[PDB]
C1' cells in the first nucleotide's frame, strides 16, 4: 500500500490456474515486469 | 450470422527483477516463506633493470634525506618467460692499479608475490 | 615445458567398425487438446562431428600437424 459487506480470503464441483455453479459472512494478500492470454455479462 | 466490447483484464505454471525467509552477500524458499550448505572467517596482481620502512618538500608525476632484510619450512595464488635486478659468497675468468682494492663476467645461495609456521 | 583426457544442434551429453540416414534430454518454433492458459501429446527448424592438410571413388570415425579447456608431472615468480 492493494483486495473485500457491489461478498474478498476461504470450501465443494476440482484436475494446475482463472472463469463459472452452489456454500458462508468478515476479513484475505510479496511486489514489479516479460512471456502468454480466458470466461461470465452485454451488444448489430 | 460474422465480428465488437468485455479486456491484452483473471490467477496458476514459466522466466527476469526486486523486497523477505535472514545472518555479510548468495545457493535454496515465498508468507506454513521447510530442510540443509558456500561466503564473511589465511592473504594474494605474484617476470618483479630489486623490495619493505620513516622523515621532508611538491598541486601531482615526483624528488631530496635517512633506515632495515636478503634464515629454515609450508601451502596458496599467478606464469610457462628460465629473464632481469639487489644482498652475500667463490680451490672460477678478465682488465686495470705502486699496493691493500675496484670494475667487468660466471657459478652458488637468498631476497624481489601472498600469507601460515619455527 | 612435459605427458593424458576431452572437443558432436542454443545447453547438458550418449554414440562412431568412412556408402544412404546426426542421435537423444533440456531449449525454440509450430500443430494436436482446452473456453482459454499450464501440463499432456506430436512434428519440425537448430550440426564446417574443435581448425587446416593427407589418403580415399567417397572422411565424424583412418593418417599427421595446430587451437582450446581440464588433469596430473617440471619449472619460474
Nucleotide at each position: 500500500g492493494g483486495c473485500a459487506u457491489c461478498g474478498a480470503u476461504c470450501c465443494g464441483g476440482c484436475g494446475a490456474u482463472c472463469a463459472c455453479c452452489g456454500g458462508g459472512g468478515a476479513g484475505c494478500c510479496u511486489u514489479c515486469g516479460g512471456a502468454a492470454g480466458a470466461a461470465c455479462g452485454g451488444c448489430c | 450470422a460474422g465480428g465488437c466490447c468485455c479486456a491484452g483484464u483473471a490467477g496458476a505454471a514459466c522466466c527476469g527483477a526486486a523486497c523477505g525467509g535472514g545472518u555479510u552477500g548468495g545457493c535454496c524458499c515465498g508468507u506454513c516463506a521447510c530442510a540443509g550448505c558456500c561466503u564473511c572467517a589465511a592473504g594474494u596482481c605474484g617476470a618483479g633493470c630489486g623490495g619493505c620502512c620513516g622523515c621532508g618538500c611538491g598541486a601531482a608525476a615526483g624528488c631530496g634525506u635517512g633506515g632495515c632484510a636478503a634464515g629454515c619450512g609450508g601451502g596458496g595464488u599467478g606464469g610457462c618467460a628460465c629473464c632481469g635486478c639487489g644482498g652475500c659468497g667463490u680451490u672460477c675468468g678478465c682488465g686495470c692499479g705502486a699496493a691493500a682494492g675496484c670494475g667487468u663476467g660466471g657459478c652458488g645461495u637468498c631476497g624481489u608475490c601472498c600469507c601460515c609456521g619455527c | 615445458g612435459g605427458g593424458c583426457c576431452u572437443a558432436u544442434a542454443g545447453c547438458u551429453c550418449a554414440g562412431g567398425c568412412g556408402g544412404u540416414u546426426a542421435g537423444a534430454g533440456c531449449g525454440c518454433u509450430u500443430c494436436g487438446c482446452u473456453g482459454a492458459u499450464a501440463a499432456c501429446g506430436a512434428a519440425g527448424a537448430g550440426g564446417u562431428c574443435g581448425g587446416a592438410g593427407g589418403u580415399u571413388c567417397a572422411a565424424g570415425u583412418c593418417c599427421u600437424c595446430c587451437u582450446a579447456g581440464g588433469c596430473c608431472c617440471g619449472c619460474c615468480a